[PDB]
Molecule: E-site t-RNA
Organism: Borreliella burgdorferi B31
RNA sequence: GUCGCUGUAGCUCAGUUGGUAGAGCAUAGGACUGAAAAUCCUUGUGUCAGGAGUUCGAUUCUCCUCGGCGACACCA
Repeated sequence: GUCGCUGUAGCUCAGUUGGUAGAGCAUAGGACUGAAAAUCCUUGUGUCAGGAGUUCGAUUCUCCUCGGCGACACCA
RNA backbone atom coordinates (compact mmCIF):
# COMPACT_ATOMS: atom_id res chain seq x y z
C1' G A 1 0.00 0.00 0.00
C1' U A 2 -4.13 -3.50 -0.63
C1' C A 3 -7.79 -7.24 0.37
C1' G A 4 -11.44 -10.06 3.73
C1' C A 5 -13.73 -8.00 8.38
C1' U A 6 -15.27 -6.75 12.89
C1' G A 7 -16.41 -3.03 17.75
C1' U A 8 -23.62 -5.41 21.09
C1' A A 9 -23.92 -6.95 28.83
C1' G A 10 -17.76 -7.50 32.87
C1' C A 11 -16.14 -11.82 29.26
C1' U A 12 -17.74 -14.98 24.89
C1' C A 13 -21.60 -14.85 21.29
C1' A A 14 -26.43 -14.10 18.55
C1' G A 15 -28.73 -10.65 16.04
C1' U A 16 -33.54 -12.27 11.20
C1' U A 17 -32.36 -8.63 3.56
C1' G A 18 -35.56 -2.74 8.68
C1' G A 19 -40.00 -2.19 13.57
C1' U A 20 -36.38 -7.13 20.48
C1' A A 21 -31.94 -5.35 22.51
C1' G A 22 -30.73 -10.21 24.01
C1' A A 23 -28.10 -16.01 24.40
C1' G A 24 -24.18 -18.72 27.52
C1' C A 25 -20.62 -17.68 31.41
C1' A A 26 -20.00 -14.65 35.44
C1' U A 27 -22.18 -10.79 39.31
C1' A A 28 -25.90 -10.06 43.35
C1' G A 29 -30.33 -12.16 46.28
C1' G A 30 -33.58 -16.53 47.90
C1' A A 31 -33.68 -21.76 48.48
C1' C A 32 -30.74 -26.50 49.11
C1' U A 33 -25.85 -29.41 51.66
C1' G A 34 -22.62 -29.68 57.49
C1' A A 35 -19.51 -26.26 54.44
C1' A A 36 -17.10 -25.82 49.73
C1' A A 37 -19.53 -27.61 44.95
C1' A A 38 -23.53 -28.70 41.57
C1' U A 39 -28.35 -27.85 40.65
C1' C A 40 -33.26 -24.50 40.86
C1' C A 41 -35.03 -19.51 40.71
C1' U A 42 -34.93 -14.28 40.49
C1' U A 43 -31.92 -9.89 39.26
C1' G A 44 -29.34 -6.14 37.10
C1' U A 45 -25.10 -5.65 32.80
C1' G A 46 -26.35 -0.73 26.45
C1' U A 47 -26.36 6.59 22.43
C1' C A 48 -25.37 -1.70 20.09
C1' A A 49 -17.55 2.91 18.76
C1' G A 50 -18.83 8.37 16.39
C1' G A 51 -20.97 11.24 12.45
C1' A A 52 -23.65 12.13 7.69
C1' G A 53 -27.22 10.30 4.53
C1' U A 54 -31.61 6.08 3.06
C1' U A 55 -36.54 5.01 5.75
C1' C A 56 -42.09 7.42 8.46
C1' G A 57 -38.79 5.69 12.25
C1' A A 58 -31.99 2.74 11.64
C1' U A 59 -27.20 -1.57 16.11
C1' U A 60 -29.01 -3.50 11.38
C1' C A 61 -29.19 -0.07 4.95
C1' U A 62 -25.16 2.76 2.43
C1' C A 63 -21.10 5.94 2.90
C1' C A 64 -17.08 8.77 5.64
C1' U A 65 -13.99 8.19 9.86
C1' C A 66 -12.13 6.45 14.96
C1' G A 67 -9.60 2.22 17.37
C1' G A 68 -8.46 -2.75 16.99
C1' C A 69 -8.10 -6.60 13.52
C1' G A 70 -6.71 -11.32 10.44
C1' A A 71 -4.35 -12.11 5.42
C1' C A 72 -1.64 -10.54 0.84
C1' A A 73 2.08 -7.55 -2.14
C1' C A 74 6.53 -4.07 -1.92
C1' C A 75 10.45 -2.55 1.15
C1' A A 76 15.59 2.29 -2.17